An RNA: 24 nucleotides with solved positions. Crystals were grown from: pH 5.60, VAPOR DIFFUSION, HANGING DROP. The work is reported in "Structure of an RNA double helix including uracil-uracil base pairs in an internal loop" (Baeyens et al., Nat.Struct.Biol., 1995). The structure was determined by X-ray crystallography at 2.64 angstroms resolution and released in 1995. The PDB entry is titled "STRUCTURE OF AN RNA DOUBLE HELIX INCLUDING URACIL-URACIL BASE PAIRS IN AN INTERNAL LOOP".
C1' cells in the first nucleotide's frame, strides 16, 4: 500500500 | 441501509 472487521466524524 | 475519511485487531 490492498482486503475483512470494528470505533468514531461529515453527508444522503 | 449506502459514500468519504478515520481508531484497534486479523490477513496479503
Nucleotide at each position: 500500500g490492498g482486503a475483512c472487521u470494528u470505533u468514531g466524524g461529515u453527508c444522503c